About this RNA:
Released in 2021, the model rests on electron microscopy data to a resolution of 3.5 angstroms. This is an experimental structure of RNA (28S ribosomal RNA, nucleotides 1684 to 2738) from Drosophila melanogaster, with 829 nucleotides shown. It holds a match to the Rfam family "Eukaryotic large subunit ribosomal RNA". A reference for the family is Cannone et al. (2002), "The comparative RNA web (CRW) site: an online database of comparative sequence and structure information for ribosomal, intron, and other RNAs", BMC Bioinformatics. The sample was in a buffer at pH 7.5. The 2022 paper behind the entry is "Ribosome heterogeneity in Drosophila melanogaster gonads through paralog-switching". The PDB entry is titled "Drosophila melanogaster Testis 80S ribosome".
Context: one part of a larger RNA, bound to proteins that are not shown
RNA sequence: GGAUAGUAGCAAAUAAUCGAAUGAGAGCCUUGGAGGACUGAAGUGGAGAAGGGUUUCGUGUGAACAGUGGUUGAUCACGAGUUAGUCGGUCCUAAGUUCAAGGCGAAAG
RNA sequence: CGAAAAUUUUCAAGUAAAACA
RNA sequence: UAAUUUUGAACGAAAGGGAAUACGGUUCCAAUUCCGUAACCUGUUGAGUAUCCGUUUGUUAUUAAAUAUGGGCCUCGUGCUCAUCCUGGCAACAGGAACGACCAUAAAGAAGCCGUCGAGAGAUAUCGGAAGAGUUUUCUUUUCUGUUUUAUAGCCGUACUACCAUGGAAGUCUUUCGCAGAGAGAUAUGGUAGAUGGGCUAGAAGAGCAUGACAUAUACUGUUGUGUCGAUAUUUUCUCCUCGGACCUUGAAAAUUUAUGGUGGGGACACGCAAACUUCUCAACAGGCCGUACCAAUAU
RNA sequence: CCGCAGCUGGUCUCCAAGGUGAAGAGUCUCUAGUCGAUAGAAUAAUGUAGGUAAGGGAAGUCGGCAAAUUAGAUCCGUAACUUCGGGAUAAGGAUUGGCUCUGAAGAUUGAGAUAGUCG
RNA sequence: CGAUUAUCAAUUAACAAUCAAUUCAGAACUGGCACGGACUUGGGGAAUCCGACUGUCUAAUUAAAACAAAGCAUUGUGAUGGCCCUAGCGGGUGUUGACACAAUGUGAUUUCUGCCCAGUGCUCUGAAUGUCAAAGUGAAGAAAUUCAAGUAAGCGCGGGUCAACGGCGGGAGUAACUAUGACUCUCUUAAGGUAGCCAAAUGCCUCGUCAUCUAAUUAGUGACGCGCAUGAAUGGAUUAACGAGAUUCCUAC
RNA sequence: UGUCCCUAUCUACUAUCUAGCGAAACC
Repeated sequence: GGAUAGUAGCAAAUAAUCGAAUGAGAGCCUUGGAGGACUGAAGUGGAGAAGGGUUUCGUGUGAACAGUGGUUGAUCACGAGUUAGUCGGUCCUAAGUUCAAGGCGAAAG
Repeated sequence: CGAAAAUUUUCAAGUAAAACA
Repeated sequence: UAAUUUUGAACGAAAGGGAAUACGGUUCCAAUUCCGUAACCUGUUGAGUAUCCGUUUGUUAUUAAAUAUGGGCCUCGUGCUCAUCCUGGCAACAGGAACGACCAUAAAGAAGCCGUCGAGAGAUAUCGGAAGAGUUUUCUUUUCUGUUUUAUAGCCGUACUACCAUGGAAGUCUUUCGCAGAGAGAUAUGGUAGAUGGGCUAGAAGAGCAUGACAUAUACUGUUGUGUCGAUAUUUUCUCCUCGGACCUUGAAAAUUUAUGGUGGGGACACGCAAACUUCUCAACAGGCCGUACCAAUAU
Repeated sequence: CCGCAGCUGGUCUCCAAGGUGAAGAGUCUCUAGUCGAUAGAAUAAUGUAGGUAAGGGAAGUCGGCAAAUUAGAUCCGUAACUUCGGGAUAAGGAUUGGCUCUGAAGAUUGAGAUAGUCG
Repeated sequence: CGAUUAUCAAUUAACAAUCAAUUCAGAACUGGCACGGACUUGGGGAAUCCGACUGUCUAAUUAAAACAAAGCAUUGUGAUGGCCCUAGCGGGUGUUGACACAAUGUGAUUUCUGCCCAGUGCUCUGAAUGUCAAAGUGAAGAAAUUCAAGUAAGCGCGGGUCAACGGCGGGAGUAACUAUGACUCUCUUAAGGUAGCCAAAUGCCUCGUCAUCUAAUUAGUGACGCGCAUGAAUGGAUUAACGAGAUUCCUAC
Repeated sequence: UGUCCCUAUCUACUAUCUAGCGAAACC
C1' cells in the first nucleotide's frame, strides 16, 4: 500500500432540555440562572494509610494531547503556595535482624 | 556463615564506695 | 568500693508502648501549625508557704505571737530542767505540704474473644414557647428552619460495686433478665472509697456563634432583639460500669512511673532566726531537627 | 495509584440521615455530589439483554440446560427413618387491605378519714 | 370559704389524678373481593451411589467422589537419645521428657476386622567355620615381593513380625425321575478368599437372567451369583445428619 | 412452565443512515 483512507467500530454505569453570556466557531465539560433526573449514609459524600510527586492554587493559552469537539482541562506557558513545645516522627521494645570470634572456612564469608 | 551464641581474662550495665586488685 | 550482673552492643512498629490543646477567626492556595483568646506538659531557676513554746515580750490574768507544752525545784520563778521529722477519724480512710539517696517487694504500664443488666454522650424524634421563611385550586392554630457552649478548671454530687462500725440470721432470708451471696457475718442502720456519670459556676465580652429586626451612597459599618421548656429512643453508634461465657486455645514484652517496707545516715535548739531535691502555692525563661500542599481513584 | 493507557479489574481503614421494614436489606428521598461516559435521524434483518403468549404440559433434550412455580408473618399441622440430638420450613392447610371501634399489657403520685384553730 | 394542723383498719388495678409505651388479641363496616398488591423473598417429595460433618486445592479450562479431619492403629526414642538440617563450626524439635516429640497407614459412629512369615523387606538378647578389607603377624628370598595363619560389620545359615509390602488352588464320582451335590476320592500349596457384599463408579461375555417402574426402558430399582478381574485399617458391610457432588422417578411449573 | 407442537409480538441497546474520528487481521 489494499483492506479502509475512510471500513470494524467510539452502545455497561437510567438524562438531560431551555434561554442567556461568551467566542472566529459551543450537545458537552465553558460559565451562570431555570431545570428534570441519578448516587442514595455499606454514596458517584467528607477525610486519611500505602503509592504518586507539584498533578495543588491563580493568571494566561496555539499546536500537540483530552480515540466527538473544546473558549475548558490532571495539558501547555508563567507566577505562587506546605509555618507545630501540644498532630506525627524522634523515644521503648515485639517477631526478628543476631551483630565481642572464643569458633569455623583457601578465601569470600 | 539454613549462628533460641549456649564456651569469649574484668567476656559485667553498674555505686559521691574504707584500707592491704 | 561491695553482696552483686553473663552475655556483649545496636537496630527493628508515622496501626502496638508513649509527656502534653483546644476553640472562634483567616487564604486564590496552608491551619489542632497562622491570628485571636483561654489552657498545658517537660526542664532549669527564683520568691512565699508544719515550722517562735511552759510562759509572758502585746497583754493584770483570762490570753496573745506562738503548728503543743510540761516538770520538779524555787523566794514565785526571772532560776533550773525538758522536749517539735505535722495532725484528725473507733474503723473504712481523711487534709495544702509533712527525710527516695540506695537495696527489696508489690502495683500500674499490660491488653484477646463473645455476650452483657445500668449510666451518660451523640444523634434522630414528637408536644410547647418564641423569630423568620413555605403555601394558598380551595382547606389547613399548617408543612420548615432555628435556637448552640470546646479544652481546662472550682464545687455539689448519686447512683453503682467493694469495704467499715453497731449487730447476730431457720419459720432460712437477700437479689438478678441471668443464680450470685450469707456464722469465713445475711438482712438492717450509719459511714468510707472510687465517679469514670452528670448539675451548678468560672471560661462565656448579650464569649463568640447562630438567627432574625434595623440603620448606614458605602468601605474598616453603628445598632435592636433572641438564644426557652419539657419529654419520649437504639450498641440505627461510641464511651463508662457491671456480671458472665468458650477453650487439650487461658489471651505481648520492655521503656517509663508510682507506692510502701528496710538498716544506717541526715534534718532536728524553743524564747526560735529559720528551713523545706519542698510530692503545697506562685513566678520568670526556654523548647532545636524532620514531615505537613494535593489525589486516593469510572481522570493524580 | 498499579495494571504499557483518562483500562468496567485491583488496592487497608474512619464518619453515616428520613421513610416503610426484623434489619447499616430492597425501592424512594434530605445534606453534600454529579448528568461525564461522541452526538443527531430512523426503528430493517440477525443479535445481546428483558417481558408476555391460546390449547397441551417435557412430547423437546445427552440430560428440565434455560425458564417457570414457591417464598414475609401469625395459627393449625407434620410422615419414613434416626447416632435420639434431628428429620422439619418435612408434607398439607387457613389467615392478611382499608375504615371506625373495643379489650389486655405499665409509670410517678397514693387517695388520706377524722377534730379544731386562725380568717 | 381562706389560711393552717395528721393517724390508718381498709384500700387497690389500666383505687383518683397525672404521665408514657407501642406491642398483642378480638369486632363491626367495606372494595375486579385484586390485600406480603412494589420491594424483599425455600418448589416439594420416593430413592440409589460417593464423601461422615464445618473445612480445603489445581490464580488463567476440572471444586469433585480428590486433600483434610476427628477417631483408630502400627513404628522409633530414657537425652551418650529419636527424627532432622549443616561445607565446617554448629543447630531445629527443645522454654521439650513417653498423657512427650518424630515417622507412617486408616479415615466420625455402629459392626466387624478370616487365613498365610514360602518371596521382598524389617528387626534379633541371634546358639555363628562358610564367605571374608586394610592394619598388625609368621615364613621363604639379595631384595622388591610372594606365601600362610588369623580374619570386624555386612552377606550366608537361623528365629520373630503382615492395622510391614503382598498373597488367599485343581480335577474326578455320588441322593429310588432329570437336575443339584450334604458326602467321597485325590493332586498340589506359604495360605487356598472366611465374615461379608455384587452385573457395583468394580461383570468381559451382556442390552446377563427374574421382578418392578413404562403405552414402550441398552436407563433406575430390587433380587440372583462359578464374582473376565469383589472382599475385610491395600480396610469389608452398613450408616442418621450434611453436600453449587454423580444418577433415576413422581408432583409442581 | 415458549424446552417443545410452533412460532408471534412489545421493549431497550446495537447493527443501519448521517457529521466528527478511525484501527486490525490478512495479502